[PDB]
RNA sequence: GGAAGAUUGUAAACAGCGAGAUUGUAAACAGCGAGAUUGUAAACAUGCCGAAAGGCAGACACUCGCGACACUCGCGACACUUUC
Ligand code: NI4
Numbered sequence: 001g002g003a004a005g006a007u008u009g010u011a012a013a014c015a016g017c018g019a020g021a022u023u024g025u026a027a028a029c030a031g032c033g034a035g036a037u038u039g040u041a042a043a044c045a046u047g048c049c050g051a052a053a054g055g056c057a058g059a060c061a062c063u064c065g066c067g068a069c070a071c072u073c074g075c076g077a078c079a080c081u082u083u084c
Stems, first nucleotide, its partner, number of pairs: 001084005016075005031066005046057004
C1' cells in the first nucleotide's frame, strides 16, 4: 500500500462534536423536597363505618418544584486491528 473490520459493533477496538434538554421525546425521566403520618394548586382505584353530615383503611400510581450522573440518537475512520 490492497482487502476486510466499516453501505459502521466486531475476532477485538468506538474518540469527538451535536441533539433529546433554556426539559417529554424518536425513545428515555433517578433522586430529593412538596401534595401526603393523607383533599389539594390540581388529582383519590378500592374496602369499610354512618340515617345523614361526614369518618376510617389503602399510594399501584400521579401532579408540582429542583434536578442531566448516565443513556439514546445523529454525524464522525485521525488512526488502529486482522490478513496479503
Ligand atoms: C478521529 C479525526 C480525528 C480523530 C482529524 C465511526 C466513525 C466514522 C463513521 C462511522 C463510524 C469514526 C470513529 C472514530 N473517529 C475517531 C475515533 N473513532 C472511534 O476514535 C477519531 C477521527 C477523525 N480527524 C481531522 O479533523 C478527521